An RNA structure, in which 20 nucleotides are resolved. The entry is indexed under cytidine deaminase, protein-RNA complex, ANTIVIRAL PROTEIN, ANTIVIRAL PROTEIN-RNA complex. The entry has 2 different proteins, among them Apobec3H. Bohn et al. published it in Nat Commun in 2017: "APOBEC3H structure reveals an unusual mechanism of interaction with duplex RNA". The structure was determined by X-ray crystallography at 2.24 A resolution and released in 2017. Entry title: Crystal Structure of macaque APOBEC3H in complex with RNA. Crystallisation conditions: 0.1M Tris:HCl pH 8.5 0.1M MgCl2 28% PEG 4000.

Context: bound to proteins that are not shown
RNA sequence: AACCCGGGGA
RNA sequence: AACCCCGGGC
Numbered sequence: 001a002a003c004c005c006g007g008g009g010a
Numbered sequence: 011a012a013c014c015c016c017g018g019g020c
Stems, first nucleotide, its partner, number of pairs: 003019007
Other pairs, nucleotide, nucleotide, family: none
């Protein structure tokens, strides 16, 4: 840093 | 409140 959930990061 | 990007929220 308005709030939660999900994915990723050669 | 370790960071960035994306999607969603009768």